[PDB]
RNA sequence: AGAGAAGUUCUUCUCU
RNA sequence: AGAGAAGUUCUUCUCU
Numbered sequence: 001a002g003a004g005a006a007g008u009u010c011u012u013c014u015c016u
Numbered sequence: 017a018g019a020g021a022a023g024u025u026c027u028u029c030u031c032u
Base pairs, nucleotide, nucleotide: 001032002031003030004029005028006027007026010023011022012021013020014019015018016017
């Protein structure tokens, strides 16, 4: 660097 | 205030 996942910052859409 | 999804940046893990 590429593929997949979880999460940090900020934001958007949907529902309450 | 809560639920679902997404963009963005970084971090971590797995594979190449």
Molecule: RNA 16mer with two continuous s(2)U